RNA sequence: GGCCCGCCGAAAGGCCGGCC
Numbered sequence: 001g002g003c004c005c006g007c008c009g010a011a012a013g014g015c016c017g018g019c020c
């Protein structure tokens, strides 16, 4: 610099990992 996944909640808000 680039690529991908997930959870809690009415809403809001909140957390971090891997590969090149």
Base pairs, nucleotide, nucleotide: 001020002019003018004017006015007014008013
Other pairs, nucleotide, nucleotide, family: 009011tHS009012tHS